Solved structure of RNA, 23 nucleotides shown. Entry title: Saccharide-RNA recognition in the neomycin B / RNA aptamer complex. Released in 1999, the model rests on solution NMR data. Jiang et al. published it in Structure Fold.Des. in 1999: "Saccharide-RNA recognition in a complex formed between neomycin B and an RNA aptamer". The entry is indexed under RNA APTAMER, AMINOGLYCOSIDE, ANTIBIOTIC, RNA. The model includes bound 2,6-diamino-2,6-dideoxy-alpha-D-glucopyranose (BDG) and 2-DEOXY-D-STREPTAMINE (NEB).

C1' cells in the first nucleotide's frame, strides 16, 4: 500500500461504509 474474510447500508462477493487476517 493494495488483496481476502465478517459484521453496516442493501435483494444481490453488486457497489459502498466499519472489523479481523494476510504478502
Ligand atoms: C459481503 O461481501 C461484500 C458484499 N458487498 C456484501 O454484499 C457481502 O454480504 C460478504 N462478506
Ligand atoms: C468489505 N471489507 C467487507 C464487506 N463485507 C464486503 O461486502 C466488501 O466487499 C469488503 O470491501
Nucleotide at each position: 500500500g493494495g488483496a481476502c474474510u465478517g459484521g453496516g447500508c442493501g435483494a444481490g462477493a453488486a457497489g459502498u461504509u466499519u472489523a479481523g487476517u494476510c504478502c